The RNA has 24 modelled nucleotides. Crystallisation conditions: pH 7.0, VAPOR DIFFUSION, HANGING DROP, temperature 293.0K. The structure was determined by X-ray crystallography at 2.6 angstrom resolution and released in 2003.
RNA sequence: GAUCACUUCGGU
RNA sequence: GAUCACUUCGGU
Numbered sequence: 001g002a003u004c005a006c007u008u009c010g011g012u
Numbered sequence: 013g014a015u016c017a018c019u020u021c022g023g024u
Base pairs, nucleotide, nucleotide: 005024006023007022010019011018012017
């Protein structure tokens, strides 16, 4: 860097 | 309260 899962505060 | 999703900056 690519991609993935989960996740705080907000947007839909 | 329930069910099914998208999303900025971040977190693991």